[PDB]
RNA sequence: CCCCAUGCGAGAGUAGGGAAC
RNA sequence: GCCGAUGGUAGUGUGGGGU
Repeated sequence: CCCCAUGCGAGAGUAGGGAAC
Repeated sequence: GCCGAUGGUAGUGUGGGGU
């Protein structure tokens, strides 16, 4: 470094929300 | 030019394995 197992998990983007109609 | 998932990805903890 890669893979498998197992636990977390962004940034950017999307759903949805806010605002507006 | 606000809030913001889930999913996936980057990155990463631990165990095992492998060019």